[PDB]
């Protein structure tokens, strides 16, 4: 590069008053 | 929940 499988999930759904 | 973050592994 490009194609599996795996982690986060800031941004951005999505519920909610809030935490979350 | 989801890669514009990352890790295997394989490809040219």
């Nucleotide at each position: 590069u490009g194609c599996u499988g795996g982690c986060u999930a800031a941004g951005g759904g999505c519920c909610g008053a809030a935490a979350g | 929940c989801u890669a514009u973050g990352c890790c295997u592994g394989c490809u040219g």
Record summary
Shown are 32 nucleotides from a PDB entry: RNA. Zhang et al. published it in Nucleic Acids Res. in 2021: "Structural interpretation of the effects of threo-nucleotides on nonenzymatic template-directed polymerization". Crystallisation conditions: 3.5 M Sodium formate pH 7.0. Entry title: RNA hairpin structure containing one TNA nucleotide as primer. The model includes bound CYTIDINE-5'-MONOPHOSPHATE (C5P). The structure was determined by X-ray diffraction at 2.71 A resolution and released in 2020.